[PDB]
Shown are 65 nucleotides from a PDB entry: RNA (E-site tRNA) from Escherichia coli. Primary citation: Akbar et al., Structure (2021), "Structural insights into the interplay of protein biogenesis factors with the 70S ribosome". It was solved by cryo-electron microscopy to 3.4 A. NCBI's taxonomy places the organism under Bacteria, Pseudomonadati, Pseudomonadota, Enterobacteriaceae, Escherichia.
RNA sequence: GGGUGAU
RNA sequence: AGCUCAG
RNA sequence: GGGAGAGCACCUCCCU
RNA sequence: AC
RNA sequence: AGGAGGGG
RNA sequence: UCGGCGG
RNA sequence: CGAUCCCGUCAUCACCCA
Numbered sequence: 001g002g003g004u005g006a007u
Numbered sequence: 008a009g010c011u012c013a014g
Numbered sequence: 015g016g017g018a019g020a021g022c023a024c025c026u027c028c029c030u
Numbered sequence: 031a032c
Numbered sequence: 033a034g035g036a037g038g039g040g
Numbered sequence: 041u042c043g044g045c046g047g
Numbered sequence: 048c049g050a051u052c053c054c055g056u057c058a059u060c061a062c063c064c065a
C1' cells in the first nucleotide's frame, strides 16, 4: 500500500 | 431480539 | 427469493 | 423455609 | 434449587 | 428495520 | 414476485500480507 476478510 | 446471533 | 430460533436475565404459576 |  | 407457561 | 441503502 | 438472503449499495472491525 490496496486487497483479504467479520455481516 | 435486553444479549449473542443459527437461516 | 415464503422466519427473527435458542439461551441469558425478566413475569407469573408451581415448588422449597 | 432458595 | 428445579419445573411449566408468558414474554423478549 | 435480523447493520445502512436503492432496482 | 416477496427476502436476515440476490442485483444496485455504504458503514463497522479484527486477524494476517509493499
Stems, first nucleotide, its partner, number of pairs: 009022003024038005043057001046054001
Notes
It comes from the structure "Molecular model of the cryo-EM structure of 70S ribosome in complex with peptide deformylase and trigger factor". It holds a match to the Rfam family "tRNA". About the family: Transfer RNA (tRNA) molecules are approximately 80 nucleotides in length. The entry is indexed under Escherichia coli, ribosome, nascent chain, protein biogenesis, peptide deformylase, trigger factor.